Shown are 708 nucleotides from a PDB entry: RNA (23S ribosomal RNA, nucleotides 571 to 1299) from Staphylococcus aureus. The entry has 28 different proteins, among them Large ribosomal subunit protein bL34, Large ribosomal subunit protein bL31B and Large ribosomal subunit protein uL3. It holds a match to the Rfam family "Bacterial large subunit ribosomal RNA". Gene Ontology terms of the family: ribosome and structural constituent of ribosome. The family has 102 seed sequences and 51,934 matches in Rfam 15.1. Entry title: Cryo-EM structure of Staphylococcus aureus (15B196) 50S ribosome in complex with MCX-190. Taxonomically the source falls in Staphylococcus (Bacteria, Bacillati, Bacilli, Caryophanales). Released in 2024, the model rests on cryo-EM data to a resolution of 2.53 A. Ions in the entry include magnesium.
Context: one part of a larger RNA, bound to proteins that are not shown
RNA sequence: ACAAGUAGUCAGAGCCCGUUAAUGGGUGAUGGCGUGCCUUUUGUAGAAUGAACCGGCGAGUUACGAUUUGAUGCAAGGUUAAGCAGUAAAUGUGGAGCCGUAGCGAAAGCGAGUCUGAAUAGGGCGUUUAGUAUUUGGUCGUAGACCCGAAACCAGGUGAUCUACCCUUGGUCAGGUUGAAG
RNA sequence: AAUGGAGGACCGAACCGACUUACGUUGAAAAGUGAGCGGAUGAACUGAGGGUAGCGGAGAAAUUCCAAUCGAACCUGGAGAUAGCUGGUUCUCUCCGAAAUAGCUUUAGGGCUAGCCUCAAGUGAUGAUUAUUGGAGGUAGAGCACUGUUUGGACGAGGGGCC
RNA sequence: GGUUACCGAAUUCAGACAAACUCCGAAUGCCAAUUAAUUUAACUUGGGAGUCAGAACAUGGGUGAUAAGGUCCGUGUUCGAAAGGGAAACAGCCCAGACCACCAGCUAAGGUCCCAAAAUAUAUGUUAAGUGGAAAAGGAUGUGGCGUUGCCCAGACAACUAGGAUGUUGGCUUAGAAGCAGCCAUCAUUUAAAGAGUGCGUAAUAGCUCACUAGUCGAGUGACACUGCGCCGAAAAUGUACCGGGGCUAAACAUAUUACCGAAGCUGUGGAUUGUCCUUUGGACAAUGGUAGGAGAGCGUUCUAAGGGCGUUGAAGCAUGAUCGUAAGGACAUGUGGAGCGCUUAGAAGUGAGAAUGCCGGU
Numbered sequence: 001a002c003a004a005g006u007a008g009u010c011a012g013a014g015c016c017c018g019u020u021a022a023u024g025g026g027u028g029a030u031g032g033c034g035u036g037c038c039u040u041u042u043g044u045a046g047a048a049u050g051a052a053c054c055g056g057c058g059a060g061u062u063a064c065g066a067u068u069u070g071a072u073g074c075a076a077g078g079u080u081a082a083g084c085a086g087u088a089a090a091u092g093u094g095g096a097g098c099c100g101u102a103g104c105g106a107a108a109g110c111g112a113g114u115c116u117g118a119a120u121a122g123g124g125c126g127u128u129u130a131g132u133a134u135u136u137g138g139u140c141g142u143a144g145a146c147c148c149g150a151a152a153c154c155a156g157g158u159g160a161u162c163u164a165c166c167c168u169u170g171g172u173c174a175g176g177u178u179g180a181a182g
Numbered sequence: 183a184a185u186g187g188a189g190g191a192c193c194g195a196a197c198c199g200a201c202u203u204a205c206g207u208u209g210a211a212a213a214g215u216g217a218g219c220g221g222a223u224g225a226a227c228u229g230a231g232g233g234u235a236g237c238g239g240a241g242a243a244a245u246u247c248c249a250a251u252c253g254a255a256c257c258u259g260g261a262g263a264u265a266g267c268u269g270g271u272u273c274u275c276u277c278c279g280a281a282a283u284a285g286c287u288u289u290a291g292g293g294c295u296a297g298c299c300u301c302a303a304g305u306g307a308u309g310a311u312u313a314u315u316g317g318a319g320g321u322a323g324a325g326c327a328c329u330g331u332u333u334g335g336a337c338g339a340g341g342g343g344c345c
Numbered sequence: 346g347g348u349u350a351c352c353g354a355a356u357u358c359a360g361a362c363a364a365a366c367u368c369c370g371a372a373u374g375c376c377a378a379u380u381a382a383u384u385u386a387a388c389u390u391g392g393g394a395g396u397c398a399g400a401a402c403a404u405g406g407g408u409g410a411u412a413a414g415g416u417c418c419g420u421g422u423u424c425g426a427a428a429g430g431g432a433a434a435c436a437g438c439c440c441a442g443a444c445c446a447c448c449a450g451c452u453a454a455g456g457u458c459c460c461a462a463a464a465u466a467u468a469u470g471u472u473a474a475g476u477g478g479a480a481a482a483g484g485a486u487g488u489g490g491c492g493u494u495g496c497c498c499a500g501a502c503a504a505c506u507a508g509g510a511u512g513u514u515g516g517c518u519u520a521g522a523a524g525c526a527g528c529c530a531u532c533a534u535u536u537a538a539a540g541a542g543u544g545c546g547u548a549a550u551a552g553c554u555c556a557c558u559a560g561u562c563g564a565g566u567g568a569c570a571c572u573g574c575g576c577c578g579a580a581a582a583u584g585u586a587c588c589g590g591g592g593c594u595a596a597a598c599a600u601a602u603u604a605c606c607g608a609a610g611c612u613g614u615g616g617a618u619u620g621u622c623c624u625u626u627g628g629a630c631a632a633u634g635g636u637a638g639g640a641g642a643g644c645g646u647u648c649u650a651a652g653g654g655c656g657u658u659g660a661a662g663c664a665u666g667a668u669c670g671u672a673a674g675g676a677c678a679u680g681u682g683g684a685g686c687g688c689u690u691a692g693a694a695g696u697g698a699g700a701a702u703g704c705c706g707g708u
Base pairs, nucleotide, nucleotide: 008033009032010031011030014027015026016025017024020676037050039048052708053707054706055705056704057703062143063142064141065140066139067138068137070135071134072133073132074131077099078098079097083093084092085091103110104109113125114124115123116122146270147269149267153260154259155258156257157256158255164234165233166232167231168230169229170228171227172226173224175193176192177191178189182185197221198220199219201218202217203216204215205214236252238248239247240246273643274642275641276640277639278638283296285294286293287292297396299393300392301391302390303389304388305387309384310383311382312381314378315377316376317375323369324367325366329363330362331361333359334358335357336356399424400423401422402421404419405418406417407416408415429440430439431438444616445615447613449612450611451610455606456605457604458591459590460589464603466602467601468600469599470598471597477593483577484576487574488573489572490571492569495566496565512532618632619631620630621629622628644697646694647693648692649691650690651689652688654686655685662681663680664679665678666677668675669674
């Protein structure tokens, strides 16, 4: 052991058990609802793709530079690089350089102006100080730069023991038939 | 007429081949087996030593062979080639939250600005809706005044029925 | 040169047609205001992106065939990226946006006989086909409503079983054909009612009955519109199979009215987490679907620095359990186990796997 089931949930009797004691654990007659997951797509239960199942391993990192944000020095200044000492450290020394304090123009050059222009016009870019060193984070560049994966290209080697052809030297072709020239 | 013994001559075993078929098709076998089938003294078949090598060799020519897949063998190295293509990218919650459109592109399943998201400064009524004024524009609908397209009816007249 | 027909127009009157016609001309959209009222965005600069395959419905158009689940535009909405209720099931339709409970309440679309929560509700009417619960031109004494109407007790309308023919087919008389192969010239009535025959015919023809009413007898009877609901037209392939099933003469339809059900909408109570206000440093009030994607806070694994600890009186692992936090996860107890390992703060990364026809090993 009358049943139509992406297998759960929710509702619940019956039957056993008793805890990390709390409005408890196991099973579940019967009802309600309910077509896995990923990828890819306008849209997938899809009869689109991917994985039998378990376990392990398996993909945006690092170097240097640029930009921006946060942070910290200290500021019209900020800062070292190599090197030297030192312990494969901190740190000290090292002030070439590097950025900023003034911009404009192709340039000569001029200067809070400059360029165009004949202009003392107009117009463009400026002028009203805040920068710099290191570092966290976000990006970007140069690197194989998130991982896997071609058809292929080029350089140096290996191979004619299979196969293709050939070189030298060997071997094999039972038995019968036909009847060319001369 | 004898004699003679010619032939990529004939039939047919060994041997070599692979025409048809059936079987086999996670095979007995990465090409075979069974039954037949073709050459079988020749451009025959086979053994043993050798030679030609990849931008090359060999080819009674099929893009055929070169160690079980040859429109260019294999093995290493450049090499993590390149891959605008497919696939994969691993813990949790909270807040906000698109686009599948322009323009340009050897561009069309790719990219670049722009639009649409998010985050942080700054600006601080600039945004939205309605009510009321003012205005540009010619769609729906109508209409025939223009360009045409059209149905009937008046009315005089041109080339022309003829003279 | 012509006349007259016409034909090419001139000129009129009445008609119409148009994306690329306009004497005209909306609705709405758009631009802006001396300005109001209600709301809460808007712009600039900088850091980071994803997007360049759209879809269906509704509506204005092109294209096609006033074809397509077609294609290309415009304008909404929705799906994409949206769960929930309805549409049987059903991305795009209708209603409605899920922060998390609750065995509370009210509703929207849809509904209320059973499947299946709610009306076998009330009133007034319509259908008879299972119409409802797939078509059409057309066809029909199906039935209901509102008119209009010509006839009718002098008695229309039926068959009212009542007469039905005359000179006369006269004329063309046609195959002869006297309601038929076709011109009809179609005269008055025998008569209550009458037609060179309403008419069925075609070999001439045989002609009753609805022109027509007394009388069988006595109430009605042609037509017309404009409508409400049905009928026919109506054939397809595995199995009813064009209500989701049962079934329904209302449980269909129309017009009112009153209830009730119905969602993850909106209230009620409790609880998170952010934002803006009051300080009521407490109460308010608002927000919380989400994919590409941006932002923030975090949980975990190994190692290092320091501090503080645990460990044969049993570490790490492993297994079980009915435990704790909003999540990643954290403990505790008991077994196996026989030596290392936690906690706090901070630093670094070979830091988190379920999928790549992934690799290795087991089954």